[PDB]
């Protein structure tokens, strides 16, 4: 980095 | 729930 989640910011 | 970004589990 993917998938899939949580904790957190901003925006829809 | 979506975008996007720090941090974090899991599998790859």
């Nucleotide at each position: 980095g993917g998938g899939c989640c949580c904790g957190g910011a901003c925006c829809c």